[PDB]
Context: one part of a larger RNA, bound to proteins that are not shown
């Protein structure tokens, strides 16, 4: 995903309307409850991985800035 | 060094300026303070994560906190070699100028016995046993006239090479006859290219030092570089990413993954339960009336882990509300057995899961304590039942704050206060209710019941009885007979509730011409007092019975194998709230589709 779409108790990716076996089960609507379809609905947000991203923080590494300080320009004159 | 004033820096509501203002900046003149400082330009040191630009390994029975990373040795390694694990034991990051080379001579070590100072042990002598010692440090191998212990001369701990091989993804690594050259040591033969072997280490780029018969940006030279020799990294994360790098993130975000955890399922059953085997003693003596030490063998899959097989393009979580259903390893009720069971109440055990298992106080709980009862207040499983049913107090977001950690952002399976839970049922499936076709012509009503499902529960008093029992206290079994609880199945005559049918009171206010009377409003009664029918509990009634079957435990009767005994391996009898029937309802889609009365089936 097409669907002709039953329970049991076994099997199996270890939890089956779909494979085994027995058991129930005439078809096909209506209102009415919702235990399953590991129902829907969002490519898990928890935990891992990525030599992935981003904020942030310092006594992480290497750097910019602000401010201080001396050369030397701008800049001269008498005297100790 | 202080001073000067002329550059420059500051200011004038001082002046003057055009057609006209500038008491709107400004401009031009003159002053005043300042002063060659300082501003500015430029180099240069120092100097704020303010600020940008970046790193912060990995392995790992998740991740982290740990521990560990290379290089020897022995084991695991399964007799060749190799051969892993967060598998078991140790060690290395050198040392020696002799403890390397050659010639040569020797033998340790252990016990016993003798000798002062001397003792178990120091030096000396001498017997047995022989390799049990030592080789610089770990281990394995290996060496006895040696590789171990001296002693004498020495540097081969050279210089150019080097057939063949072991080893083995690469790149590394190892062993070495032999030839030249000049030496050492020995009388000579011969022997020596560091050590008894295996660890004592780091590729390359780049620099440095010494030598160098080689390049030398027109040419000579130089500058530099090239070559040979050889030094410099705990680049230990040791095949080294960079000459140079540490945290945080719960404000957060992407790509991804059941390859990888937290929930559950499963596997497994240390742990947990929950039985049993021996019985050493306790029990007044007596091991198993009731405990049962010291060990042992089980099942169970609820617990605390173990592995990480299904699910990461989702399997929502603790408890708690409501509805449930099953297991029994039994808390009450029902029937036994044994008792150290006098009785009346236990105690411990077997059958038996058909029903029941309260109501509050405190915690977010589970667990658990406590209060009043009660026959008794049971253990668990179903995704630690159950959020497309519910709740959200608790954990798992985001603010905040406190104690403690951290220089810090920040953190804590520590606490606090606060903090958004979505859904119209498509299918199976479930409670009910039609329809359709079938049931062998078509129907209408009555009807067996095969199935199925409800319900078959329980207390306390009374009499028996103050009887049996017992010294007394104290107090029965069986069997009868009431009054209740809970739970089902129905009623409304009763006592109420509601009752937007109705009725009366009554506030405000439009309105019907006004007074009277009446009607609308005051949501879906304006607002109250009442209330029939209906519906409904609190109320009224009735339910739950069987000396029916057949069985479990368990007492048995007769009675063999086995002249005896035996509840039986022939028969057979007593008996449980369990099983079945019976009792209330549904029911022939019971395709096995039934049965029985009754009626139709016309006209050419």
């Nucleotide at each position: 995903g097409a669907c002709a779409u039953g329970u049991c108790u076994g099997u199996g990716a270890a939890g089956a309307u779909g494979c085994g076996g027995a058991c129930u089960a005439c078809c096909u609507g209506c209102a009415c409850c919702u235990g399953g379809a590991c129902a829907g609905a969002a490519a898990g947000a928890c935990c891992c991985u990525a030599u992935g991203a981003a904020g942030c923080u310092u006594u992480a590494c290497u750097g910019u800035u602000c401010c201080c300080u001396g050369g030397g320009a701008u800049u001269g004159g008498c005297u100790u | 060094a202080u001073u000067c004033u002329a550059a420059c820096c500051u200011u004038g509501u001082g002046u003057c300026a055009g057609g006209a203002c500038c008491u709107a900046c400004g401009g031009g003149c003159c002053a005043a303070g300042g002063g060659a400082c300082a501003u500015u330009c430029u180099c240069a040191g120092g100097u704020a994560g303010a600020c940008a630009g970046u790193u912060u390994c990995u392995a790992u029975g998740g991740g982290g906190c740990g521990u560990a990373g290379g290089c020897c040795u022995c084991c695991c390694a399964a007799a060749a070699g190799g051969u892993a694990a967060c598998g078991g034991a140790g060690g290395c990051g050198u040392g020696c100028a002799a403890a390397g080379g050659u010639u040569u001579c020797c033998u340790c070590g252990g016990g016993c016995c003798g000798g002062a100072c001397g003792g178990a042990g120091a030096u000396u002598g001498g017997c047995c046993c022989u390799c049990g010692a030592g080789u610089g440090c770990a281990a394995a191998g290996g060496c006895a006239g040696a590789a171990g212990g001296g002693a004498g001369c020495u540097u081969g701990a050279c210089u150019g090479c080097a057939a063949g091989a072991c080893c083995c993804a690469c790149c590394c690594g190892u062993c070495g006859a032999g030839c030249a050259g000049g030496g050492a040591c020995g009388a000579a033969a011969g022997u020596c290219g560091g050590c008894c072997u295996u660890a004592g280490u780091g590729a390359u780029c780049c620099g440095a030092c010494g030598g160098u018969g080689c390049c030398g940006a027109g040419u000579g030279g130089a500058a530099g570089g090239g070559c040979c020799g050889u030094c410099g990294c705990u680049c230990a994360a040791c095949g080294g990413a960079u000459a140079a790098a540490a945290g945080u993130u719960a404000c957060u975000c992407u790509a991804g993954g059941g390859a990888u955890a937290a929930c559950a399922g499963g596997c497994u059953g240390a742990u947990c339960u929950u039985c049993c085997c021996c019985a050493a003693g306790a029990g007044u003596u007596c091991a198993c009336a009731u405990c049962g030490a010291c060990g042992g063998g089980a099942a169970g899959g609820u617990u605390u882990g173990g592995c990480a097989c299904c699910u990461c393009g989702a399997u929502g979580u603790c408890g708690g509300c409501u509805c449930u259903u099953c297991g029994c390893c039994a808390c009450c009720u029902g029937g036994g057995g044994c008792u150290g069971u006098a009785g009346u109440a236990u105690g411990u055990u077997c059958c038996a899961a058909g029903g029941g298992u309260u109501g509050g106080g405190c915690u977010g709980u589970u667990c658990g304590c406590c209060c009043a009862u009660u026959a008794a207040a049971g253990c668990g499983g179903u995704a630690c039942g159950u959020g497309a049913g519910c709740u959200g107090g608790g954990u798992u977001c985001a603010g905040a704050a406190c104690g403690u950690c951290g220089u810090g952002a920040g953190a804590c399976a520590g606490u606090u206060c606060g903090g958004u839970c979505c859904a119209u049922a498509u299918c199976c499936g479930g409670u009910g209710u039609g329809g359709g076709c079938g049931u062998u012509a078509g129907a209408g009503c009555a009807u067996u019941g095969a199935g199925a499902g409800g319900a078959c529960c329980u207390u306390u008093c009374c009499c028996u009885a103050g009887u049996a029992c017992g010294a007394g206290a104290g107090g029965a079994c069986c069997g009868g007979g009431a009054a209740g609880g809970a739970c089902g199945c129905a009623c409304c005559u009763c006592u109420g509730g509601u009752g937007u049918a109705c009725c009366a009171g009554u506030u405000a206010u439009c309105g019907u011409g006004c007074c009277c009377a009446c009607g609308g409003u005051a949501a879906a009664c304006g607002c109250u007092g009442g209330g029939u029918a209906g519906c409904c509990a609190a109320g009224u009634g009735c339910g739950g019975a069987g000396c029916g079957g057949a069985u479990a435990a368990c007492u048995g009767c007769u009675g063999a194998a086995a002249g005896c005994a035996u509840c039986u391996a022939a028969g057979u009898a007593g008996u449980a709230a369990g099983c079945c029937c019976a009792c209330c309802c549904c029911a022939a889609g019971a395709u096995g589709a039934g049965u029985g009365c009754u009626c139709u089936c016309c006209u050419a």
23S ribosomal RNA, nucleotides 2032 to 2810 from Spinacia oleracea: 684 nucleotides with solved positions. The structure was determined by electron microscopy at 3 angstroms resolution and released in 2018. It holds a match to the Rfam family "Bacterial large subunit ribosomal RNA". Gene Ontology terms of the family: ribosome and structural constituent of ribosome. The PDB entry is titled "Structure of the chloroplast ribosome with chl-RRF and hibernation-promoting factor". The reconstruction used 130,300 particles. Boerema et al. published it in Nat Plants in 2018: "Structure of the chloroplast ribosome with chl-RRF and hibernation-promoting factor". Among the 53 different proteins in the entry, which are not shown, are bS1c.